[PDB]
Chains: A,C,F,I,M,O; Chains: B,D,G,J,N,P with a sequence from Roseobacter sp.: 35 nucleotides with solved positions. The work is reported in "Crystal structure and ligand-induced folding of the SAM/SAH riboswitch" (Huang et al., Nucleic Acids Res., 2020). The depositors describe the entry as "Crystal structure of the SAM-SAH riboswitch with SAM". It is bound to s-adenosylmethionine (SAM). The structure was determined by X-ray crystallography at 2.12 angstrom resolution and released in 2020. Crystals were grown from: 0.01 M Magnesium Sulfate, 0.05 M Sodium Cacodylate pH 6.0, 1.8 M Lithium Sulfate monohydrate.
RNA sequence: GGUCACAACGGCUUCCUGGCGUGACC
RNA sequence: AUUGGAGCA
Ligand code: SAM
Numbered sequence: 001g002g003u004c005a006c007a008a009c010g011g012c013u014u015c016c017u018g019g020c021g022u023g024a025c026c
Numbered sequence: 027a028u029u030g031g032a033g034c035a
Stems, first nucleotide, its partner, number of pairs: 001026006009018001011034003015031002
C1' cells in the first nucleotide's frame, strides 16, 4: 500500500444506513 | 457536522 472481518454507538430490535475501535489476510 | 432510517411506544 490493497482487501476483509469482528465491532463501540438506539428507550427498544435475528431489518436498513453509517463504522468508534480492534484484529486478520495479501 | 453519523448520533440515524424502518418499526413499537
Ligand atoms: C443499529 S445497531 C443496534 C447499533 C447502534 O448504532 C444503534 O444504537 C444505532 O442507533 C446506531 N447507528 C446506526 N446507524 C447510525 C447512524 N447512521 N447514525 C448514528 N447512529 C447510528